The RNA (R06; TAR) with a sequence from Escherichia coli has 34 modelled nucleotides. The source organism's lineage runs through Bacteria, Pseudomonadati, Pseudomonadota, Gammaproteobacteria and Escherichia. The depositors describe the entry as "Crystal structure of an RNA kissing complex". Method: X-ray crystallography, resolution 2.9 A. The entry became public in 2009.
């Protein structure tokens, strides 16, 4: 960084994997 | 106005 996951969207954290 | 669907805010429900 990413491919999944918690109902949906956007911003995050946080599993599990690469 | 509170509980709850991971945290905020939108949307949508369940319950008080």
């Nucleotide at each position: 960084g990413g491919u999944c996951g918690g109902u949906c969207c956007c911003a995050g954290a946080c599993g599990a994997c690469c | 106005g509170g509980a709850g669907c991971c945290u905020g805010g939108g949307a949508g429900c369940u319950c008080c």